This is an experimental structure of RNA with a sequence from Human immunodeficiency virus 1, with 27 nucleotides shown. The PDB entry is titled "Solution NMR Structure of the HIV-1 Exon Splicing Silencer 3". NMR data were recorded at pH 5.5 and 303 K.
[PDB]
RNA sequence: GGAUCCAUUCGAUUAGUGAACGGAUCC
Numbered sequence: 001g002g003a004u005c006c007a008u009u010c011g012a013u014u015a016g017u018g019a020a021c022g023g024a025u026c027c
Stems, first nucleotide, its partner, number of pairs: 001027006008020003
Other pairs, nucleotide, nucleotide, family: 006023cWW007021tWW014015cSS
């Protein structure tokens, strides 16, 4: 970075794990 999950904040509700960062693990 990504991938996943979750914090934390921000907003919304067909909603998404959105957006951003941050952490942890995994490459």